[PDB]
Keywords: Protein-RNA complex, Box H/ACA, pseudouridine synthase, post-transcriptional modification, Isomerase, tRNA processing, RNA-binding, Isomerase-RNA binding protein-rna complex. An RNA: 22 nucleotides with solved positions.

Context: bound to proteins that are not shown
RNA sequence: GUUCGAUCCACAG
RNA sequence: CGAUCCACA
Numbered sequence: 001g002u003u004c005g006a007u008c009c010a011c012a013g
Numbered sequence: 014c015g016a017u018c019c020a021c022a
Stems, first nucleotide, its partner, number of pairs: 005018004
């Protein structure tokens, strides 16, 4: 290092 | 959109 799912998009006062 | 998690080259 490329395909649609899941979670988030977070400087942590 | 970008990261991370999961599956397949």
Primary citation: Zhou et al., Rna (2011), "Structural and functional evidence of high specificity of Cbf5 for ACA trinucleotide". The entry also contains tRNA pseudouridine synthase B, Ribosome biogenesis protein Nop10 and Small nucleolar rnp gar1-like protein, not shown here. The structure was determined by X-ray crystallography at 2.8 angstrom resolution and released in 2010. The depositors describe the entry as "Cbf5-Nop10-Gar1 complex binding with 17mer RNA containing ACA trinucleotide".